Solved structure of RNA (phage MS2 genome) from Enterobacteria phage MS2, 242 nucleotides shown. It holds a match to the Rfam family "Bacteriophage MS2 operator hairpin". The literature on the family includes a 2000 paper in Nucleic Acids Res by Grahn et al., "Deletion of a single hydrogen bonding atom from the MS2 RNA operator leads to dramatic rearrangements at the RNA-coat protein interface". Dai et al. published it in Nature in 2017: "In situ structures of the genome and genome-delivery apparatus in a single-stranded RNA virus". It comes from the structure "In situ structures of the genome and genome-delivery apparatus in ssRNA bacteriophage MS2".
[PDB]
C1' cells in the first nucleotide's frame, strides 16, 4: 500500500 | 719363675735345650 | 466413417 | 591299297 | 488332368 | 666482312 | 727443310 | 772399335 | 797354353 | 666578497 | 617183395 | 651167443 | 782231457 | 766212528 | 747266340 | 824373409879359419 470483518482484532497480500 | 737333673758350645762363675717336681 | 449419450450443430467408441 | 620274305593260301613293315 | 499296368470300380506315376 | 628486305640491322 | 705422288697426298 | 758377319752398298747385325 | 804325360802320333784323352 | 661578460639591477667563477 | 627199368655178377626208382 | 685176435677156457664187437 | 801250446819245469800256465 | 763195492781208490751215515 | 716243336720263310726258352 | 849383437890381429890348429848364433815375420 490493499482486502474482508465477529472492525482499537486480526486473516489474507 | 724355683728345684733336681743328662747332653750343647770356647759370648764357659755365661748361651741354649730335652725329661721330671712343684 | 460407421456405431452409443446426451445437458443436444456436442462429446467418447473402431 | 603297295612294298619287301619266306611256302601251311602264311608272316613283316608303312 | 492326364499314363502305364491289374478287375470286387483297388492301385500306381509325369 | 660476306647478305639482305639497305645509311640498320643479322652477322 | 728433304721424300714418294703429281693441281694433291703421305711421310724424317 | 772390331767381325774371313750381311746387304737392295755412304745400308742393316753381332760383341765392348 | 804349357808337362823329362800317353797313346789308336797332324788326332784325342790326361794332368796345371 | 673581490674576478671576467652581454642583451646590463644579471648570471658564472674563487 | 614188384607182371617195377637199365649201362646186367652192378647200379638206381618205388 | 654169435666173430675176428690172442693162447694160459685169454681179450675184442655188436 | 786234449795241442807238432810256453816255459824259469814234478810247477805256473794260455786255448777248449 | 762204522759200512759196502769199482778195491791205495770211492760211495753210502 | 744256342737248344724244342709245328699246320714249316712259323712259335716257346735261355 | 828383417834388423841387430858378438868376433876377424901370421896366430892358434884333438877333423882349417873366409864367419857364427839368438831374437822378432
Nucleotide at each position: 500500500g490493499g482486502a474482508a470483518u465477529u472492525c482499537c482484532a486480526u486473516u489474507c497480500c | 719363675c724355683c728345684g733336681u737333673u743328662c747332653g750343647c758350645g770356647u759370648u764357659u762363675a755365661c748361651g741354649c735345650g730335652g725329661a721330671c717336681g712343684g | 466413417c460407421g456405431c452409443a449419450a446426451a445437458c443436444c450443430a456436442u462429446u467418447g467408441c473402431g | 591299297c603297295g612294298c619287301g620274305a619266306c611256302g601251311u593260301a602264311u608272316c613283316g613293315u608303312g | 488332368c492326364a499314363c502305364u499296368a491289374g478287375g470286387u470300380a483297388u492301385a500306381g506315376u509325369g | 666482312u660476306u647478305a639482305c628486305a639497305a645509311a640498320g640491322u643479322a652477322a | 727443310u728433304c721424300u714418294a705422288c703429281u693441281a694433291a697426298u703421305a711421310g724424317a | 772399335a772390331u767381325g774371313a758377319g750381311g746387304a737392295u752398298u755412304a745400308c742393316c747385325c753381332a760383341u765392348g | 797354353a804349357a808337362g823329362a804325360a800317353g797313346u789308336u802320333c797332324a788326332a784325342c784323352u790326361c794332368u796345371u | 666578497g673581490a674576478c671576467a661578460a652581454a642583451u646590463c639591477c644579471u648570471u658564472g667563477u674563487c | 617183395c614188384u607182371g617195377c627199368c637199365u649201362g646186367u655178377a652192378a647200379g638206381g626208382a618205388g | 651167443u654169435g666173430a675176428u685176435c690172442a693162447a694160459u677156457c685169454g681179450a675184442u664187437c655188436a | 782231457g786234449a795241442c807238432g801250446a810256453u816255459a824259469u819245469u814234478a810247477u805256473a800256465u794260455g786255448u777248449c | 766212528c762204522g759200512g759196502u763195492u769199482u778195491u791205495a781208490a770211492a760211495c753210502c751215515g | 747266340a744256342u737248344u724244342c716243336c709245328c699246320u714249316c720263310a712259323g712259335g716257346a726258352g735261355u | 824373409g828383417u834388423a841387430a849383437c858378438u868376433a876377424g890381429c901370421u896366430g892358434c890348429u884333438u877333423g882349417g879359419c873366409u864367419a857364427g848364433u839368438u831374437a822378432c815375420c